RNA sequence: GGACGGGAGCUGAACCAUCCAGCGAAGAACGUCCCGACGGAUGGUUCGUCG
RNA sequence: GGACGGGAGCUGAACCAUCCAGCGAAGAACGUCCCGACGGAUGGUUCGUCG
Numbered sequence: 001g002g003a004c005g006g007g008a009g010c011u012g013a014a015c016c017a018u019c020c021a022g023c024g025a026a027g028a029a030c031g032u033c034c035c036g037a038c039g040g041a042u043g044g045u046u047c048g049u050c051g
Numbered sequence: 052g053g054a055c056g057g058g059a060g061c062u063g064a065a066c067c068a069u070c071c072a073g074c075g076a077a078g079a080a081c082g083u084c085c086c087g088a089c090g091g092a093u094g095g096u097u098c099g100u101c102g
Stems, first nucleotide, its partner, number of pairs: 001034005009023004013097007035051005040070007052085005060074004086102005
Other pairs, nucleotide, nucleotide, family: 006029tHS007027tWS007028tHS008024tWS008027tHS009028tSS057080tHS058078tWS058079tHS059075tWS059078tHS060079tSS
C1' cells in the first nucleotide's frame, strides 16, 4: 500500500523545555485482516522500512 | 577513534541450513577509562552510528 473500522493528531532515535522543518477532515494516530518490494542469494519463521 | 588490558574471530536486522561478499596476529571479539563528530537548533541525561 489494499479491505473494514476508527477520528485528531503524527514525523525528524528516547525523555523534559523551547523552537525549527515536514505531514494531517482531500482523514493523523490506532486496531483487525490481506498483499508486494527492500534489508547479498535460496528455503523457512520473525523484525524493520517502504508501496 | 585514544589509553590499558584481552587474543580469534567479526560484519552484511534476529534464529537454523547452505553459500556469497567484506574485514581480522600489520591484532577480530570483548571489558574498563576518556574524547570528538553525526542523528534539524539550544541546554541536559540516554541511545545509535561513525573517527
The depositors describe the entry as "Crystal structures of artificially designed homomeric RNA nanoarchitectures". Solved structure of RNA, 102 nucleotides shown. Ions in the entry include magnesium and manganese(II). The entry is indexed under nano structure, dimeric parallelogram, RNA. The structure was determined by X-ray crystallography at 2.16 angstroms resolution and released in 2021. The 2021 paper behind the entry is "Structures of artificially designed discrete RNA nanoarchitectures at near-atomic resolution". Crystallisation conditions: 50 mM HEPES pH 7.0, 20 of mM KCl, 5 mM of MnCl2, 35 % (v/v) MPD.